[PDB]
Molecule: A-SITE TRNA A9C TRP-TRNA TRP
Organism: ESCHERICHIA COLI
RNA sequence: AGGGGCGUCGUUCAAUUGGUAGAGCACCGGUCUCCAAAACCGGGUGUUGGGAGUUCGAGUCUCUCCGCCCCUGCCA
Numbered sequence: 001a002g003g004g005g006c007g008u009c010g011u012u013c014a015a016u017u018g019g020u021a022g023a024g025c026a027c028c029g030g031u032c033u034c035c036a037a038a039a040c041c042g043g044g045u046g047u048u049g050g051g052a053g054u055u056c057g058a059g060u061c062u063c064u065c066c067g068c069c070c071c072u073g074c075c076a
Base pairs, nucleotide, nucleotide: 004069005068006067007066012024013022027043028042029041030040031039049065050064051063052062053061
Other pairs, nucleotide, nucleotide, family: 001072cWW002071cWW003070cWW004070cWW008014tWH009010cHS009023tHH010025cWW010044cHS012023cWW015021cWS015048tWW021046tWS022046tWH026045cWW032038tWW054058tWH058061tWH
C1' cells in the first nucleotide's frame, strides 16, 4: 500500500418493524450527616467512533477517515 471485521450513555446489553434514541446496575442531586454508607424523594446522564452522502428524517443504506484484530503485499 490493498481485502475483510468490531466499535452505541461510564459500563455490560437492546431498537435487523428505517419513524429523538430503550433497560439493570454505576452514578447524580433533594432530606439526614463533618463527609459518606444505609433510608426515603426525584433523575437518562448519549462524541450511536469521526466527518460528509442520499432521505421528508438514518444507530439501520453510500462513501471516505480514525484505532484495533485478522489474511495476504513489500530488497535503491